The RNA (P-site tRNA) from Homo sapiens has 70 modelled nucleotides.
RNA sequence: UAGGGAAUAGUUUAAAAAACAGCUGACUUUCAAUCAGCAGAUGGAGGUUCAAUUCCUCCUUCCCUAACCA
Numbered sequence: 001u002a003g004g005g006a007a008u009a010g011u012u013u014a015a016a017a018a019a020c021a022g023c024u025g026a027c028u029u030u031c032a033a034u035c036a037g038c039a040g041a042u043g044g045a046g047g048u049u050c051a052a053u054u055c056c057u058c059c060u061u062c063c064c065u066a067a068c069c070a
Stems, first nucleotide, its partner, number of pairs: 001066002004063004010020004022038005043059005
C1' cells in the first nucleotide's frame, strides 16, 4: 500500500432487553450482603422510507489478513 470486520446506558452483553455500576430508601449499633424503587444508550455525517440499531454511502478509531516468485 491492498482487502475484510466491528462501533449500543459509565462497564459488559442481548434483539431497544438484562446485568451489574450509580442514585433513593428499608433491614443492621454500623458497613456489606439482601429486599423495594429510580433513572440513564443505538461513533460521526449524508440520503431512502410514514417509520431505519434493523436498507445504502463517505469519514474517524480499532482489530484481523496479505504485502509473494527469480

Itoh et al. published it in Science in 2021: "Mechanism of membrane-tethered mitochondrial protein synthesis". An Rfam search finds the family "tRNA" in it. Clan: tRNA clan. Released in 2021, the model rests on cryo-EM data to a resolution of 2.59 angstrom. Lineage of the source: Eukaryota > Metazoa > Gnathostomata > Sarcopterygii > Homo. Keywords: mitochondrion, translation, closed nascent-polypeptide tunnel, RIBOSOME.